[PDB]
An RNA structure (23s ribosomal RNA, nucleotides 525 to 1256) from Acinetobacter baumannii AB0057, in which 732 nucleotides are resolved. The work is reported in "Cryo-electron Microscopy Structure of the Acinetobacter baumannii 70S Ribosome and Implications for New Antibiotic Development" (Morgan et al., Mbio, 2020). Released in 2020, the model rests on cryo-electron microscopy data to a resolution of 2.82 A. Among the 48 different proteins in the entry, which are not shown, are 30S ribosomal protein S15, 50S ribosomal protein L5 and 50S ribosomal protein L22. The entry is indexed under Ribosome, Acinetobacter baumannii. It holds a match to the Rfam family "Bacterial large subunit ribosomal RNA". For this family Rfam cites "Crystal structure of the ribosome at 5.5 A resolution" (Yusupov et al., Science, 2001). The reconstruction used 90,845 particles. The depositors describe the entry as "Cryo-EM structure of the Acinetobacter baumannii Ribosome: 70S with E-site tRNA".
Context: one part of a larger RNA, bound to proteins that are not shown
RNA sequence: ACAAGCAGUGGGAGCACCUUCGUGGUGUGACUGCGUACCUUUUGUAUAAUGGGUCAGCGACUUAUAUUCAGUAGCGAGGUUAACCGUAUAGGGGAGCCGUAGAGAAAUCGAGUCUUAAUAGGGCGUUUAGUUGCUGGGUAUAGACCCGAAACCAGGCGAUCUAUCCAUGAGCAGGUUGAAGGUUGGGUAACACUAACUGGAGGACCGAACCCACUGUCGUUGAAAAGCCAGGGGAUGACUUGUGGAUAGGGGUGAAAGGCUAAUCAAGCCUGGUGAUAGCUGGUUCUCCCCGAAAGCUAUUUAGGUAGCGCCUCGGACGAAUACCAUAGGGGGUAGAGCACUGUUUCGGCUAGGGGGUCAUCCCGACUUACCAAACCGAUGCAAACUCCGAAUACCUAUGAGUACUAUCCGGGAGACAGACUGCGGGUGCUAACGUCCGUAGUCAAGAGGAAAACAAUCCAGACCGCCAGCUAAGGCCCCAAAAUCAUAGUUAAGUGGGAAACGAUGUGGGAAGGCAUAGACAGCUAGGAGGUUGGCUUAGAAGCAGCCACCCUUUAAAGAAAGCGUAAUAGCUCACUAGUCGAGUCGGCCUGCGCGGAAGAUGUAACGGGGCUAAAACUAUGUGCCGAAGCUGCGGAUGUAUACUUUGUAUACGUGGUAGGGGAGCGUUCUGUAAGCCGAUGAAGGUGUGUUGAGAAGCAUGCUGGAGGUAUCAGAAGUGCGAAUGCUGAC
Numbered sequence: 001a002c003a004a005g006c007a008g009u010g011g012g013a014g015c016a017c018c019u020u021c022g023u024g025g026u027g028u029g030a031c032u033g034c035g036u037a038c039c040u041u042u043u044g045u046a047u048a049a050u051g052g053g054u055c056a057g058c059g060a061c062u063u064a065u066a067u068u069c070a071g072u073a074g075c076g077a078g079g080u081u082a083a084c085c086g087u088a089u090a091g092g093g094g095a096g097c098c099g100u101a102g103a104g105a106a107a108u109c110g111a112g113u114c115u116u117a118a119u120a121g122g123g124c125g126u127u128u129a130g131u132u133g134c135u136g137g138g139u140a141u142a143g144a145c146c147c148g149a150a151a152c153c154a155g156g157c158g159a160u161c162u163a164u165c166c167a168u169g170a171g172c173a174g175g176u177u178g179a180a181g182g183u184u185g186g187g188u189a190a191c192a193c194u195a196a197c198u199g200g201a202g203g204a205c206c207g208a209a210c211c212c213a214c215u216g217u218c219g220u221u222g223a224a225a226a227g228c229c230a231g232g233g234g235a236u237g238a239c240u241u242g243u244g245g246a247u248a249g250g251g252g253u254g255a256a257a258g259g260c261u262a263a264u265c266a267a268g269c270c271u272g273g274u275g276a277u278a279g280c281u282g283g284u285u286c287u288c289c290c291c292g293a294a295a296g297c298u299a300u301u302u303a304g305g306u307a308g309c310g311c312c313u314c315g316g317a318c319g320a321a322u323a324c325c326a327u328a329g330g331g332g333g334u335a336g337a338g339c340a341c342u343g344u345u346u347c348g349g350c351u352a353g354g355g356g357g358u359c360a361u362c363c364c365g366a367c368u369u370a371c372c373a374a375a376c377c378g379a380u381g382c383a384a385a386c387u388c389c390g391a392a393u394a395c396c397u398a399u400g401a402g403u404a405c406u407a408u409c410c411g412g413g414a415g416a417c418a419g420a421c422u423g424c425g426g427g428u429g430c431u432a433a434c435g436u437c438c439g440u441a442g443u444c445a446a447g448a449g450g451a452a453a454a455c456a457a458u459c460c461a462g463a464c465c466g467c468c469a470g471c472u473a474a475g476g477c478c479c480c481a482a483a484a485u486c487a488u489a490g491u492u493a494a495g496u497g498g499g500a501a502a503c504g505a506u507g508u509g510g511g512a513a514g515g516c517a518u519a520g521a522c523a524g525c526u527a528g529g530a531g532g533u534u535g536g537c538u539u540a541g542a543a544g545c546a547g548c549c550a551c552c553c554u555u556u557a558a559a560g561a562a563a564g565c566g567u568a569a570u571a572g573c574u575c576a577c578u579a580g581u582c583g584a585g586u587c588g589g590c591c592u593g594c595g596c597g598g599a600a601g602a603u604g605u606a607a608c609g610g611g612g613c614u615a616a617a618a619c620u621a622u623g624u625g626c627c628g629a630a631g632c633u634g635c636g637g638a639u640g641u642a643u644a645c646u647u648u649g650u651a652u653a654c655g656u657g658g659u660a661g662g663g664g665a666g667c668g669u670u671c672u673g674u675a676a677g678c679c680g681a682u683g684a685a686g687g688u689g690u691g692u693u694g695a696g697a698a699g700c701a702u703g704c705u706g707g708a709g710g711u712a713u714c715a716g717a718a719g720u721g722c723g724a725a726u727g728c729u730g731a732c
Base pairs, nucleotide, nucleotide: 008034009033010032011031014028015027016026017025018024019022038051040049053732054731055730056729057728058727063142064141065140066139067138068137069136070135071134072133073132074131075130078098079097080096084092085091102109103108112124113123114122115121145283146282148280152273153272154271155270156269157268163247164246165245166244167243168242169241170240171239172237174206175205176204177202181198182197183196184195185194186193210234211233212232214231215230216229218227249265251261252260253259286666287665288664289663290662291661296309297308298307299306300305312413313412314411315410316409317408321406322404323403324402325400326399327398328397329396330395336389337387338386343382344381346379347378348377349376353372354371355369357367358366419444420443421442422441423440424439425438426437427436428435449460450459451458464637465636466635467634469633470632471631475627476626477625478611479610480609484624486623487622488621489620490619491618497613503597504596507594508593509592510591511590514587524581525580526579527578530554532553536549563574638656639655640654641653642652645649667721669718670717671716672715673714677711678710679709686705687704688703689702690701691700692699693698
C1' cells in the first nucleotide's frame, strides 16, 4: 500500500515518551491553502542554453617605486633632509627638493609683461599657506586579479619503428610449357626451306613455406590503441629476410600518397626565452545601512573595443539665481483646408491658326473646309519635395501666490556606449510579421503584491519589521473559490454569450413616413376572359403569340384584335378589368437593437479554466449592499536626513523596492606588544548535543569525549572568510 509534479511553507487531528501537570517540552505528523532548484550570460530563462556525482582540505585584486586627491599629526612664510658617519630606531650630515611671481618662442623685463607705430584696444597675471611623515581612493612601470591557446626563437636527443642506400650471410615443397642452339636426314649449282632427336631460356604457367592485403561477416568500454574466419594476389625475381653500418628537422628519405622520420608530422621530441600574447570565454569567498544608472551623440583599421560629452555617486564652496501653475509679449507654416503659383484631372464654349475636297494649271488659300482644336472661359477633383490661408499643443522671455534644502561651480571615483514591448505621429514591407528605422510617453531592464486560467513590456498599485484588526483600487458576488441564486424595466432561442468577411433571406423589439378599409382592405370558392379578327404580312400559312408597325370603335357584372409555359394558321385554360360570398385594418418601402447561414485538418472533448447556466449564472440601463492587494488606517518596534531643544538626546517633519556602480559602519581567523600578567590535570585546544542573547556576520554557559595548552582589553601586520572556474588532491 485509491491516490499524481523543485518535496517546502502557513494551518492542523491523532499517536508515543517526558515532566517546573500545561491556554507545557521532545518526536512523528494524516487532511488542507500557496508554491515550476542555484550560478552565469542575456531584451528576455522552470526552460529542452552554460557549470556542478558527494564530502574534506587547497584556490584568485598582491608587492616595490613615482605621482595626484582626501583625511590625521608636527612645524609654519617656511617645511624637510638623501647617500654616509655613528658602542647605530638617538645624535650629526643643508648637497638637494616643494612653496613664496608672473608675461613672453626667446633675448629681456617684472605686479606687470606680450602683441602693436600706439601710452589705443585685447590675451595672460596681480584671492597671499604651504611642507614633511602616517593611513586610504586612482594612475604609470613592472607577469600586475586568477586560470586557458594555436604559435615563434636558441641549444641538445633520436634511423632498436619506418624511408632509401652500403658490406657480409641465409631462403624459395612439388608439378607443367618448351626459345636460342646442336646433331642426324630430305631439298640443292651452291644455298634457302623442312623432318626427327637433343637442349633447358623466360621480369614464363599452376601451386605449399614466405611476402602482401582485393571482398564479405564478426569485433569495434574488442582476445587486439588496426585483429579473427571464409574466400583473394605474387611466389627465380624490379624477390624475401638476419646481422652490422650511413643519411637529423625548413633537414633527411621518398617507382611521389604531403607519404615516412620510435603508437606523434603542411615541419619530430626535450629543456629554456616563459608566468609569451589573447580588444575572447570562464571564475572571483563574511555582515549591515544610504544613494542609485545606461544601452544615447561625435570620432575611430570602427561596428561584440575604446575616447570626450549626457546620465550616477562622494566632498567643498554657494545660495531659490530652480521647478510646478496663472497672467503679459513673441516667430512659425504642421493637422486641417484651398487652387492665388508649379504639376496633374473630367465635362462643355469660343478661337488664332492649321489641313482636307473642287476645278488640267493660272483663276486662288479663291469656292469652301460634315471641318478641327491650341490660346481662353464656366462647372469639377488631387499632391511628401504646391500654398491666397491656417490652429491645438510644444518653444523662448518678464512678473506673481503658494508647495518643494531645487539650481550653479570646483574636485575624487565610476558604470554604460547588444536594449525590449505597448499607445500616439511616421518612412520601409503586402495599412504582413513577436519584422525593420526615427520622434514622443509608460513599463521591464533594476520591481515584489492583486486581476487577467496559466502569461517580463497590459490594468490597479510602489514591499523598513511584526499583528488570527478595519477601509478601499482594478476586478468580482451559483459551486470549485471570498462576497447578491439582490431589486427594478427591456432583448436573445442562437448555448449567440464562449473566433472569422463580401453576400442572402428570414426571425423577432423600437421609430418617424406612404395609398389605406366595412360606398366592403388581401388571400381563398363560383360567373363572363366577346358578335367584327379566310383583317393588313415573302400573297402556299401567323388572325395576338417567327420577324418591324398598325392598339379603330360597339350592348357593356367586362375584355387591350391581347401578357405569359403552351400551338401550321387556331382553339380550350389564366391574367389584364368587373361581380356573389366568410370577413376584418395587416399591403409595400427607409433607419435601428439582438439573432441565422456563408464556417473543412490531422494524439483527445480542446474557440466560457471546469462544473454547469435559458422570466440566466447571457446582453442593455439603473439602485442598494458586500468581497477584494504587501495601497490607506489601527497598535508595537528599528533606522537615515533636517531642524527645534536649556545637557543637548527625547520629541517633530520627511523618508527607508533595487542590478552595474559610488559612500558609510562592523563580525570573525592567524601572528607581534601589553604578557616573568590571567585561566588550566580540581581538565586547555579540538570534537559532539542542549539552553540562552543580539538586526546580522556572531557571543555566552554547560552535559559527554580529550589529555596540554589557551589567552582578556587596547594597538599593529595579513598567505584573513568558497558552491560553482568541463578547478587540484584524497576518500566514498